[PDB]
RNA sequence: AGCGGGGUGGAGCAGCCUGGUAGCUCGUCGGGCUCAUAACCCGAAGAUCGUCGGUUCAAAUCCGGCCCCCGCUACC
Repeated sequence: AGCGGGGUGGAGCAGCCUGGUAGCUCGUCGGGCUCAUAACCCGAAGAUCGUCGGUUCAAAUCCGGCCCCCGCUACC
């Protein structure tokens, strides 16, 4: 060859089992407060969920092909 696990905003993490608004902490940017400060308070941009297909009324979530990462492996 093969087997197990993993791929989600710039960084680090949830949500997948149990289908029905993309959640949190940092960072970044705008504004507020303050004598002053990104110290505290309010807000915004930023991943359409590796990718292509499938199932479904509906897919981050379920099934599959392929790419990639980590581990074990056919007496290196």